[PDB]
């Protein structure tokens, strides 16, 4: 130090999981302004200072994130076999 081989580690990802409310969002929910020929209903834009129940007034296989896992690797230590 080259080739193998195992392990342990990290590890893009990926199954399960279970809090967190408005500072993660949302096609969630009030609310309020303007538009649509349109006071309310519905449909778009906007703005919300406990806007406001955290899994549910929700029928989201959301997003992160906790815990339990599995995990490409063409990463890393490590022993070992050759020379």
């Nucleotide at each position: 130090g080259a080739c193998g081989c195992g392990a342990c580690c990290g590890a893009a990802a990926u199954g399960g999981u279970g809090a967190a409310g408005g500072a993660c969002g949302g096609g969630u929910c009030c609310a309020g302004u303007g538009c649509g020929a349109a006071a309310c209903a519905c449909g778009c834009a906007c703005u919300g200072u406990u806007g406001a129940g955290u899994a549910g007034a929700g029928u989201g296989u959301g997003a992160g994130c906790u815990c339990c896992g599995u995990a490409a690797c063409u990463g890393g230590u490590c022993g070992c076999g050759u020379c």